[PDB]
RNA sequence: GCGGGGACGACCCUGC
Numbered sequence: 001g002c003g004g005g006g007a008c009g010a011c012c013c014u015g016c
Base pairs, nucleotide, nucleotide: 001016002015003014004013005012006011
């Protein structure tokens, strides 16, 4: 830096 999940996220988890 890029993906995925957690109904949503400024929070969390997870793969690279």
Entry title: Guanidine-II riboswitch P2 hairpin dimer from Pseudomonas aeruginosa.
This is an experimental structure of RNA with a sequence from Pseudomonas aeruginosa, with 16 nucleotides shown.
The work is reported in "Structural basis for ligand binding to the guanidine-II riboswitch" (Reiss and Strobel, RNA, 2017).
Crystals were grown from: 40% MPD, 50 mM Na-acetate, pH 5.0, 12 mM NaCl, 80 mM KCl, and 12 mM spermine.
The structure was determined by X-ray diffraction at 1.57 A resolution and released in 2017.